[PDB]
RNA sequence: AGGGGAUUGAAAAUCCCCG
Repeated sequence: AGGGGAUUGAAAAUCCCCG
């Protein structure tokens, strides 16, 4: 980087787990 949770009016950012 990616999948699932979490904060969020919904996203980013962040926080946990994972292969």
Record summary: Method: cryo-electron microscopy, resolution 3.45 A. The entry became public in 2017. Solved structure of RNA (tRNA-Phe anticodon stem) from Mycobacterium smegmatis str. MC2 155, 19 nucleotides shown. The depositors describe the entry as "Structure of the 30S small ribosomal subunit from Mycobacterium smegmatis". The entry has 21 different proteins, among them 50S ribosomal protein L31, 30S ribosomal protein S15 and 30S ribosomal protein S16. The sample was in a buffer at pH 7.5.